[PDB]
Solved structure of RNA, together with DNA, 36 nucleotides shown. Miyoshi et al. published it in Nat Commun in 2016: "Structural basis for the recognition of guide RNA and target DNA heteroduplex by Argonaute".
Context: bound to proteins that are not shown
DNA sequence: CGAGGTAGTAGGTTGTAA
């Protein structure tokens, strides 16, 4: 990589807590 | 280092512009 919306898959991670 | 609660980034396919 005009972009915003939806979706789906994969992949982990994230913050309390102790 | 692990229970316990949460969802969070990447990319692909279609459809549309308050």
């Nucleotide at each position: 990589u005009u972009a915003c919306a939806a979706c789906c898959u994969a992949c982990u991670a994230c913050c309390u807590c102790g």

The entry also models magnesium ions. Entry title: Rhodobacter sphaeroides Argonaute in complex with guide RNA/target DNA heteroduplex. Crystallisation conditions: 0.05 M sodium cacodylate trihydrlate (pH 7.0), 42% (v/v) 2-methyl-2,4-pentanediol.